[PDB]
Context: one part of a larger RNA, bound to proteins that are not shown
C1' cells in the first nucleotide's frame, strides 16, 4: 500500500442561553440556570511520583475533535520548626557479629554488643495571612532542655550494678462528660411584603475559641502507713525490693 | 463505712481571638477599616473521665527514659533542691497530586491502593435507602435522524411451563407489628416451617408521651402510597457441620475438620534442613509428649483368609566379603635368597529356613477346577 | 484349586453389561425420579459398612405460587446501528 474515509473516539451524571476574548471558539473566560455525587464522585494523611504548585507567557507536538485552553512548552518565583514525623534515645522479628564453632575454595554458623518501626519514650496552643508555606512565618500568651550569674540552702551527691515500673488479651457493660447535632414567639442583625393570603408570632443568617484565676458545681478514677527479724534471696552492698512477724 | 490524692468536664469573673454582616475604596473586581449576641430545652459516640466493672480460655513483647538503693569516686565552709533573670535550641522531611488524567496498570485506561473525618430530613436502628448541605462535578468529539438488526429497559389480551437438556433467564415473594405454624429431632433445633391480619391522615381519651394503645371520623384504585430488604414446599444422592481449593474455562461429592485407630520415639528422642563429629528446628517440649500413616460429627457396628510381600521376635543348621591363616604348584640365581599366583580352617550384618502380625500391602467368581 | 472363598448391613445402586429388568407410585401419556424385589456382568465393613437431626451459590425428581420460557409475538423507551462536520485504526492480502 489493501481493508477505508470504514470500526471507533473509553461508562446513557445533561445540557441551555447571554457577555467576553481572539487571525480563528459547540469546546478558553464570566454571568444566570439546569442536571450529577454527597460513608462521595467531599475532606486530611501514609505510600509512591518529582516541580506536576503559583505567576507571566506559548500554540509545534502531546490532548482520541477543537482549542485563544491544560497535568503539555519557555521563563520566573514558592517550600521556613527547640515543641509535628524521623536523627543525635530504646528495643521485636530479622540482619549482623571481635573472640568462638565448622567447611575443596568462594564460604556456613554463632554468646555478648550492634543494626533494625510496623511498637515504647518525648516540651505549645489560639488566631492571622504571600498569587503560591504554615503546630514552620507574625500576633498574643505558654512549655521543655542545656549553660551561667544572683539569692534561698549552707550539706551530700548519686554508677556501665541491684530493685520497683514501663507492662500490654478477647467479649460484654454501669456511671459522668465533651466533640457534635436538633428544637423554639430565647437573644442579635439585615431587610421585603411578592400572583390569592401573611405584614409578623412571617422569612433569612449568626448564636463563641484560647489562656489565667476563682473559697463554686461535679461523676468518674488509685492508695494502705510504719517499726522490727532472718542470711539461705536479688554476685557483695544497700537506708531499696522480696519474705516472715508486729502495730492504726 | 471512713480516710486521703485526683481532676474529665460544667460554672463565674477577666482577657486575647473569632464572629453575621456593616462601611468606604476598587486599577474590573478585590483592598483596608468596623463589629452585634452568644439563651433555654433535647440528643450523643467507636473520643474523654480510666490502667473502670464483670465474665471467659486459647492465658495475651522487649528495652531505655523514669522512681528508689548502694559500690567506686569526689565533697565532708563554695552539694542536692527550689525561682530568677540571662543565654542557647543542631541534622533531615514539609510545595503539589495523593480511591487518582499526577501512585501500580504501555494510554488523560469502567481495573487495583493502607488509615482518619465524613453533615441534615424522612424510615424501629444504621456508615442501609431516597432526596439534599458544605464541597465537588456533567466523565475532552459534535449535530441530526427516529429503518432492519443489536444492547439495556417499561407495559401487555386469553393462556400459564405447553418452553427447554434443565423454569436458564425473568416474574411473583419482600420492611416492621400481631396471630399462628408439620413430619422429623442429637431436644439446641427444624422456623422467618409463609398460613392469616395490620400499616395513611384528623379528633377525643388513656400511658412508661422521639410514641404507643383504645374509640370515633376522613380520603384514594391503592396507605413500609416513591427507594432499599425472603417465593415456598414434598422427596431423595454425596459430604455431618463453619471452613479450603484449580490467580486466567472445574467450588464440588476435592482438601481440611473435631473424633477414632495402627505404629515409631526414654531425650545429644524418633524425625526433618545441612559443604559440617558446626549449627538449628522438633522443644527451652519429656509418653496425658512428639513424629508418621490411614479414617473422618454422631449412633449401631467393623467378619473370614496370613500362602505370597512387608514388618516385630526367631541359641541348632545352609550359604556368605574384606581380613587372620598360608599346606602346596611355579619363575630366577651356582647359591644365601628374591619373588608370581595360591586352599583347609577361621570371619559380621544379611538373605534361605521357623514363628507371629491384617483400623499392614493385600485376597474373599479369569463355570464350578 | 490357591491361605480362604462373604459375619452383619446394603443391592438395577455416583457400582448394572444385558436394560427403558419386572411389578408398584406419581403423569392424560414418564428410558428420569421414588418404592419394592433380587438374577450383585464387576456392594461390604476405619480406600470403613449401614443409618442419621442440622447444614449446602452441592446434585437429582416432584408439587403450589407467579410469570414473555412458551402459544407468538406487539407497542413504548433509552444506547449503538443510519446521515453531516472533525480526527481516523485492524487482522487479511
Nucleotide at each position: 500500500a489493501u481493508g477505508a474515509g470504514u470500526a471507533a473516539c473509553g461508562a446513557u451524571a445533561a445540557a441551555a442561553g447571554a457577555a467576553g476574548u481572539g487571525a480563528g471558539a459547540a469546546u478558553c473566560u464570566u454571568c444566570u440556570u439546569c442536571g450529577c455525587c454527597g460513608u462521595a464522585a467531599g475532606g486530611a494523611c501514609a505510600a509512591g511520583g518529582g516541580u506536576u504548585c503559583c505567576u507571566g507567557g506559548g500554540g509545534a507536538a502531546g490532548g482520541g475533535u477543537c482549542g485563544u485552553c491544560c497535568g503539555c512548552c519557555c521563563a520566573g518565583g514558592g517550600a521556613a520548626a527547640g515543641u509535628c514525623g524521623g536523627g543525635a534515645c530504646c528495643u521485636a522479628a530479622g540482619g549482623u557479629g571481635a573472640g568462638g564453632c565448622c567447611g575443596a575454595a568462594c564460604g556456613g554458623c554463632g554468646c555478648a554488643g550492634c543494626c533494625g518501626a510496623u511498637g515504647g519514650a518525648c516540651a505549645g496552643c489560639a488566631g492571622g495571612u504571600c498569587a503560591a508555606g504554615a503546630u514552620u512565618c507574625c500576633u498574643g500568651c505558654a512549655c521543655c532542655g542545656a549553660u551561667c550569674a544572683u539569692g534561698u540552702g549552707g550539706a551530700g551527691u548519686g554508677a556501665u550494678g541491684g530493685a520497683g515500673g514501663g507492662a500490654c488479651g478477647c467479649a460484654u457493660u454501669a456511671c459522668g462528660c465533651u466533640a457534635u447535632c436538633c428544637a423554639a414567639u430565647g437573644c442579635c442583625a439585615a431587610g421585603c411584603u411578592a400572583u390569592g393570603g401573611c405584614u409578623a408570632u412571617g422569612c433569612u443568617g449568626g448564636u463563641u475559641g484560647g489562656u489565667a484565676c476563682g473559697c463554686u458545681c461535679a461523676a468518674g478514677g488509685g492508695c494502705g502507713a510504719u517499726c522490727g527479724g532472718g542470711u539461705c534471696a536479688g554476685a557483695a552492698a544497700a537506708u531499696c525490693u522480696a519474705c516472715c512477724g508486729g502495730u492504726c | 463505712a471512713u480516710g486521703c490524692c485526683u481532676c474529665a468536664g460544667a460554672c463565674g469573673u477577666a482577657u486575647c481571638g473569632g464572629g453575621a454582616g456593616c462601611u468606604u475604596c476598587c486599577u474590573c473586581g478585590g483592598a483596608a477599616g468596623c463589629g452585634a449576641a452568644g439563651u433555654u430545652g433535647g440528643a450523643a459516640a467507636c473520643g474523654c473521665g480510666a490502667c473502670g466493672g464483670u465474665g471467659c480460655c486459647a492465658a495475651g513483647a522487649a528495652a531505655a527514659g523514669c522512681u528508689u538503693c548502694u559500690a567506686a569516686a569526689c565533697g565532708u565552709u563554695g552539694a542536692a533542691a527550689c525561682a530568677u533573670g540571662a543565654u542557647u535550641g543542631c541534622c533531615c522531611g514539609u510545595a503539589c497530586c495523593g480511591c487518582a488524567a499526577a501512585c501500580c496498570g504501555a494510554c488523560a485506561c469502567a481495573g487495583g491502593u493502607g488509615u482518619c473525618c465524613g453533615a441534615g430530613u424522612g424510615u424501629c436502628a444504621a456508615u442501609g435507602c431516597a432526596c439534599u448541605a458544605a464541597g465537588g462535578c456533567g466523565c475532552g468529539c459534535g449535530a441530526g435522524a427516529g429503518a432492519a438488526c443489536c444492547c439495556u429497559c417499561g407495559u401487555u389480551a386469553a393462556g400459564g411451563a405447553a418452553c427447554u437438556u434443565u423454569g436458564c433467564a425473568a416474574u411473583c415473594u419482600c420492611a416492621c407489628c400481631c396471630c399462628g405454624u408439620a413430619a422429623c429431632u442429637u431436644c439446641g433445633g427444624a422456623a422467618g416451617a409463609a398460613g392469616g391480619g395490620g400499616u395513611c391522615c384528623c379528633c377525643a381519651c388513656g400511658c412508661u408521651u422521639c410514641g404507643c394503645g383504645u374509640g370515633g371520623g376522613g380520603c384514594g384504585c391503592a396507605g413500609u402510597g416513591a427507594a432499599u430488604a425472603g417465593g415456598c414446599c414434598c422427596a431423595g444422592g454425596c459430604g455431618a457441620c463453619u471452613g479450603u481449593u484449580u490467580a486466567c474455562c472445574a467450588a464440588a461429592a476435592u482438601c481440611a475438620c473435631a473424633g477414632c485407630a495402627c505404629u515409631c520415639u526414654g531425650c545429644c528422642a524418633a524425625c526433618a534442613c545441612g559443604a559440617a563429629c558446626a549449627g538449628u528446628g522438633g522443644a527451652c517440649g519429656u509418653a496425658u509428649a512428639g513424629g508418621g500413616u490411614g479414617u473422618g460429627a454422631c449412633g449401631c457396628c467393623u467378619g473370614c483368609c496370613c500362602g505370597g510381600u512387608g514388618c516385630c521376635g526367631g541359641a541348632a543348621g545352609g550359604u556368605c566379603a574384606a581380613g587372620u591363616g598360608g599346606a602346596g604348584c611355579g619363575g630366577u640365581g651356582c647359591a644365601a635368597g628374591c619373588u608370581g599366583c595360591g586352599a583347609a580352617a577361621u570371619g559380621a550384618a544379611g538373605c534361605c529356613c521357623c514363628g507371629g502380625u491384617g483400623a499392614a500391602c493385600g485376597g474373599c467368581g479369569a463355570c464350578c477346577g | 484349586c490357591u491361605a480362604a472363598g462373604g459375619u452383619a448391613g446394603c443391592g438395577a445402586a455416583a457400582u448394572u453389561c444385558c436394560u427403558u429388568g419386572u411389578c408398584g407410585g406419581g403423569u392424560a401419556a414418564g428410558u428420569u425420579c421414588c418404592g419394592a424385589c433380587c438374577u450383585g456382568c464387576a456392594c461390604g465393613a476405619a480406600a470403613g459398612g449401614c443409618g442419621u437431626a442440622a447444614c449446602g451459590a452441592u446434585c437429582u425428581g416432584g408439587g403450589c405460587g407467579c410469570u414473555g420460557u412458551c402459544u407468538c409475538a406487539a407497542c413504548g423507551a433509552g444506547g449503538g446501528a443510519c446521515u453531516c462536520g472533525g480526527u481516523g485504526a485492524a487482522a487479511u492480502u

Primary citation: Krupkin et al., Proc.Natl.Acad.Sci.USA (2016), "Avilamycin and evernimicin induce structural changes in rProteins uL16 and CTC that enhance the inhibition of A-site tRNA binding".
Solved structure of RNA (23S ribosomal RNA, nucleotides 1275 to 2000) from Deinococcus radiodurans R1, 710 nucleotides shown.
Rfam match: Bacterial large subunit ribosomal RNA. The family is grouped with related families in Rfam's "LSU clan".
The entry has 27 different proteins, among them 50S ribosomal protein L15, 50S ribosomal protein L35 and 50S ribosomal protein L29.
The PDB entry is titled "The large ribosomal subunit from Deinococcus radiodurans in complex with avilamycin".
Crystals were grown by vapor diffusion, hanging drop at pH 7.8.